This is an experimental structure of RNA (16S rRNA, nucleotides 965 to 1578) from Psychrobacter urativorans, with 602 nucleotides shown.
The entry is indexed under Ribosome, Hibernation factor, Dormancy, Balon.
An Rfam search finds the family "Bacterial small subunit ribosomal RNA" in it. The family is grouped with related families in Rfam's "SSU clan". The literature on the family includes a 2001 paper in Science by Yusupov et al., "Crystal structure of the ribosome at 5.5 A resolution".
The reconstruction used 30,469 particles.
Released in 2024, the model rests on cryo-EM data to a resolution of 2.6 angstrom.
The 2024 paper behind the entry is "A new family of bacterial ribosome hibernation factors".
[PDB]
Context: one part of a larger RNA, bound to proteins that are not shown
RNA sequence: UGACGGGGGCCCGCACAAGCGGUGGAGCAUGUUGUUUAAUUCGAUGCAACGCGAAGAACCUUACCUGGUCUUGACAUAUCUAGAAUCCUGCAGAGAUGCGGGAGUGCCUUCGGGAAUUAGAAUACAGGUGCUGCAUGGCUGUCGUCAGCUCGUGUCGUGAGAUGUUGGGUUAAGUCCCGCAACGAGCGCAACCCUUGUCCUUAGUUACCAG
RNA sequence: GGAACUCUAAGGAUACUGCCAGUGACAAACUGGAGGAAGGCGGGGACGACGUCAAGUCAUCAUGGCCCUUACGACCAGGGCUACACACGUGCUACAAUGGUAGGUACAGAGGGCAGCUACACAGCGAUGUGAUGCGAAUCUCAAAAAGCCUAUCGUAGU
RNA sequence: CCGGAUUGGAGUCUGCAACUCGACUCCAUGAAGUAGGAAUCGCUAGUAAUCGCGGAUCAGAAUGCCGCGGUGAAUACGUUCCCGGGCCUUGUACACACCGCCCGUCACACCAUGGGAGUUGAUUGCACCAGAAGUGGAUAGCUUAACCUUCGGGAAGGCGUUCACCACGGUGUGGUUGAUGACUGGGGUGAAGUCGUAACAAGGUAGCCGUAGGGGAACCUGCGGCUGGAUC
Numbered sequence: 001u002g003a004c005g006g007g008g009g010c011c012c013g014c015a016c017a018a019g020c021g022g023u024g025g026a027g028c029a030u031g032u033u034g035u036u037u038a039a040u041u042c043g044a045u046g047c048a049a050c051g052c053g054a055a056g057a058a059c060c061u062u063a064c065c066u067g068g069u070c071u072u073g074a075c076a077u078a079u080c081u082a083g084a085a086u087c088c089u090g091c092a093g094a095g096a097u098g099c100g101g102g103a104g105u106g107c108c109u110u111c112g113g114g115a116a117u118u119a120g121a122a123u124a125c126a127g128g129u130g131c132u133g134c135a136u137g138g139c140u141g142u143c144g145u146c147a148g149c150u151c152g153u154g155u156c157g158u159g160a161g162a163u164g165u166u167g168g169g170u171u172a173a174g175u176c177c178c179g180c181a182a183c184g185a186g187c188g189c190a191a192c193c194c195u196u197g198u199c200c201u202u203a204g205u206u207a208c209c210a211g
Numbered sequence: 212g213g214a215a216c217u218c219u220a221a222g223g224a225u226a227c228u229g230c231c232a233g234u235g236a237c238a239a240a241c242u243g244g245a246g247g248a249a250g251g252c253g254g255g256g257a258c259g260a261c262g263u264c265a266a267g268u269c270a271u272c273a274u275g276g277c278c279c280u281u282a283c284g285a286c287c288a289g290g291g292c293u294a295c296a297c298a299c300g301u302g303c304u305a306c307a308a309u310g311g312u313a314g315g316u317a318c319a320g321a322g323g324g325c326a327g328c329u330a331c332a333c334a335g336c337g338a339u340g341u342g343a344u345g346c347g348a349a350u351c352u353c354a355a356a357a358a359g360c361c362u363a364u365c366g367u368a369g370u
Numbered sequence: 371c372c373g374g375a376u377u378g379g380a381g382u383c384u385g386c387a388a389c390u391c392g393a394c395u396c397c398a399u400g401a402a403g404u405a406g407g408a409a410u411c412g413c414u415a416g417u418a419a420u421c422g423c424g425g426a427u428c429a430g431a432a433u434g435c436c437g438c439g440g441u442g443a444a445u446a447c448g449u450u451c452c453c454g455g456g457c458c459u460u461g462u463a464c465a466c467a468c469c470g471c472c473c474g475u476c477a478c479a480c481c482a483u484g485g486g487a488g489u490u491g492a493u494u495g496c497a498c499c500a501g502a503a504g505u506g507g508a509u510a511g512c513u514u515a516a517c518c519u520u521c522g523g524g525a526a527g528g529c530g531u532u533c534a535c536c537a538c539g540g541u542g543u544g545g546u547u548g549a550u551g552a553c554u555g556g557g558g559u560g561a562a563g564u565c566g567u568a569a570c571a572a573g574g575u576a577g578c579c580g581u582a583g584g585g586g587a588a589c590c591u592g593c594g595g596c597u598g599g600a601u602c
Base pairs, nucleotide, nucleotide: 001465002464003462004461005460007459008458009457010456011455012454013453015449016448019413020412021411022410023409026304027303028302029301030300031299032298034295035294042053043052064290065289066288067287068286069285070284073125077124078123081120082118086103087102089100090099091098092097107114108113127279128278130277131276132275136273137272138268139267140266141264143262148187149186150185151184152183153182154163155162156161167178168177169176193256194255195254196253198224199223200222201221202220203219204218208213209212227250230244231243232242233241234240306406310365311364312363313362314361315360316359322353323352324351327346328345331342332341333340334339372403377398378397379396380395381394382393383392419441420440421439422438423437424436425435468573470570473566474565476563478560479559480558481557483555484554485553488550489549490548491547492546493545494544495543496542497541498540499539504535505534506533507532508531509530511529512528517524518523576597577596578595579594580593581592582591583590584589
């Protein structure tokens, strides 16, 4: 200087009290644990995890398991070989995929050719919901919408520090006033924002119906 | 047809302890009253200080480092995430008579509608199906609100 | 004639596809459940309670989430207690801050050390015994170069003997001190051990000092004393 006390004083909040209705017992929904699984994907774990991420898992999602497959790769740039891309097809297979046949020949510049485009030729690489939230940013919870938290200058103390910010009231509030070795300021409080409560004005359709 | 009204949706008015009486340090403020739709912060929200929990999130994302590059990367089918001796956390529906059922008869708001809502007619016990109409909507539609009220019945039974 | 789970059958949609594993519809079945233990939660007014209606996500799939309106209460004396928090003040041995800190026995291991029947050394006091050589005194006795002689010896000397002093060594009985010693006392160190919670807040019985008694252990109790005691 804090924090804490089964120390004291003052005060607030559905904190208690006064009440109303629940949960805990049943069935079901949902989440979690545990267990079980080939897997039952991962995270969230006192309040402040548990109808939480997930504002919605038959496939997909999907991150897990079993099996079938690929290796500059589903995706970006470096490149050079052909082709406008693109459309319609056959078979085999669970599908991923594999093997084959037809139509089209772009566009601007034009014989260097270019925004896109299909199959690789290879090195860089790409990709990773793989790990470390105890390396982090961003974002969020929480004390708590509690009324606090500080700073400059001044002053006091060898110093850590103090004062201000304490006191008398008052307030939802460090809200405000008065005192006061303090004088001021900042972020918080309040206000400015949205909605609702009454009225006025502009307007009267697809709204309204007093005459 | 009206330009009254409600309503719609923009701009404003009002509310300031403004006035009165008291209490209060000749204060701040509090207590009561009038007027007013509203009275003291009118009601509700958003807005969350310095910081605390090495709080949560590397699985939104981004990122330092570590790790794998015919694989922890990638594609597909099937399955699983939905299993249940169990336990707990949030709920929903009940255990009825302030109720159940069957007939009538009312009264909303807000939101959605071409990635659709469907008037109406027919068919069906029904969910729905067919034809068809209006509407990118203050026009047409979802759509009927239910609890409520009147009558009958059930008569406390695991009904 | 409550409740509507579970099961059997037949269907409608969405979707490539409803077995795992959809939602609705119809018929049949009709389970527990008769108000819920310890315990515990929300709510102060258009609130709670209750009743329906929409939307996001979404092909389909809400009892969840986010909203909307309808009906519409009870209670609040109060702040003593439970929880959280704010301000001032006081005590503190706390400061990762009371979920803090902390004491002693017990259990295991090791270190240093006290005691200990003893075991073994070192070093010393006292008293004695002892008696090598040497020196000194006296002579059982032996031998004599210097001097003297009356030549017989005398003097002196040496040796031997003996006594005195004394070193070694020995005996006894003590003192002091080193190392060891079964076992035993306390001290310290070492882990997330066991038992408690004595102290620090008024530490929940104020603590501490002396003393006595008691107790597994911190400690408890009495008597006197202190404030280095809070609340008053």